Overview: Primary citation: Nguyen et al., J.Biol.Chem. (2023), "Structural basis for reduced ribosomal A-site fidelity in response to P-site codon-anticodon mismatches". Shown are 73 nucleotides from a PDB entry: RNA (P-site tRNA^Lys(SUU)) with a sequence from Escherichia coli. An Rfam search finds the family "tRNA" in it. Rfam describes the family as follows. Transfer RNA (tRNA) molecules are approximately 80 nucleotides in length. Its Rfam clan is "tRNA clan". Released in 2023, the model rests on X-ray diffraction data to a resolution of 3.58 A. The PDB entry is titled "Crystal structure of tRNA^Lys(SUU) bound to UAA codon in the ribosomal P site". The entry also models magnesium and zinc ions. NCBI's taxonomy places the organism under Bacteria, Pseudomonadota, Enterobacterales, Enterobacteriaceae, Escherichia.

RNA sequence: GGGUCGUUAGCUCAG
RNA sequence: GGUAGAGCAGUUGAUUUUUAAUCAAUUGG
RNA sequence: CGCAGGUUCGAAUCCUGCACGACCCACCA
Numbered sequence: 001g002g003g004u005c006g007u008u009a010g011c012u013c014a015g
Numbered sequence: 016g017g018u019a020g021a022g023c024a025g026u027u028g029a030u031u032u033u034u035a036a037u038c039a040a041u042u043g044g
Numbered sequence: 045c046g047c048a049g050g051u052u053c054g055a056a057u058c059c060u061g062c063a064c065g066a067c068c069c070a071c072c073a
Stems, first nucleotide, its partner, number of pairs: 002068001004066004010023004025041005046062005
Other pairs, nucleotide, nucleotide, family: 001069cWW003067cWW008014tWH009010cHS009021tHH015045tWW016052tWS016054tWS017053cWS018045tHS020044tWH051055tWH052054tHS
C1' cells in the first nucleotide's frame, strides 16, 4: 500500500 | 435509538496510639 | 462516549469522510 476489529469516568471494561 | 454503567482509583466520616485491612455515606464522562 | 458532517422528533447506538491504535495480508516468476 490492500482487508478486519476497536477509540467511553484518571486506569481496565459493560451497554 | 431515548443517552449511561461496574471494579479499582478519588472525596468525608467510623475503628486504630498511627498506618493499612474492615465498616458507613458519596463524587465523576 | 476520538473529531467534523448528514438520517431521524431524538444518535454513545445508523450512514459517510478523517485522525489514531491493535491485528491480518502482500502469494505464482